[PDB]
Context: bound to proteins that are not shown
C1' cells in the first nucleotide's frame, strides 16, 4: 500500500399502519 | 353493506435490511491454491 | 455521511 471481516457517521416528537389489552357491531 | 377469522372507539406498544462510494475506530491476511 | 436498491411509508423539531 491492498483485500476481507466487524462497528460507527444523530436523537426526539408526531401521522400512517399493525399488534396486545378493553369494548363487541 | 363490508363485518364475530372482529365494525367502532379508548389505552399502550411496535415498525427491516442490503449495495456502492467516502470518512473514522478495531480484527485478520497479503494468499495464482 | 452521500447515492441507490427492495411491491409501504410520511411529516416536524433540535
Nucleotide at each position: 500500500g491492498g483485500g476481507u471481516c466487524c462497528g460507527c457517521c444523530u436523537u426526539g416528537a408526531g401521522u400512517g399502519c399493525c399488534c396486545g389489552g378493553g369494548u363487541g357491531a | 353493506a363490508g363485518c364475530a377469522u372482529g365494525a367502532u372507539c379508548c389505552c399502550g406498544g411496535g415498525u427491516a435490511a442490503u449495495u456502492a462510494u467516502g470518512g473514522c475506530g478495531g480484527a485478520c491476511c497479503c494468499a495464482c491454491a | 455521511a452521500u447515492a441507490a436498491u427492495u411491491u409501504g411509508a410520511c411529516u416536524c423539531a433540535a
Molecule: H/ACA RNA